Context: bound to proteins that are not shown
RNA sequence: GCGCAUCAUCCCGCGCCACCUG
RNA sequence: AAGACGCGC
Numbered sequence: 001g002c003g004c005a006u007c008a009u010c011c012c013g014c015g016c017c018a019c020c021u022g
Numbered sequence: 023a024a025g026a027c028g029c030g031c
């Protein structure tokens, strides 16, 4: 580096748990 | 475009 294969795995666009600030 | 796992040319 090639070809692959499994887990009703993710696909969610930013989230938030106690706080800023003279 | 992503968390892991195992398969030899």
Base pairs, nucleotide, nucleotide: 002030003029004028006026007025009024
Other pairs, nucleotide, nucleotide, family: 002031cWW005027cWW010023cWW014015cSS
101-nt histone H2a mRNA element from Mus musculus: 31 nucleotides with solved positions.
Primary citation: Zhang et al., Nucleic Acids Res. (2025), "A common structural mechanism for RNA recognition by the SF3B complex in mRNA splicing and export".
Lineage of the source: Eukaryota > Vertebrata > Gnathostomata > Theria > Mus.
The sample was in a buffer at pH 7.5.
It was solved by electron microscopy to 3.6 angstroms.
Entry title: Structure of SF3B core in complex with the 101-nt histone mRNA(SF3B-101-nt histone mRNA).
Ions in the entry include zinc.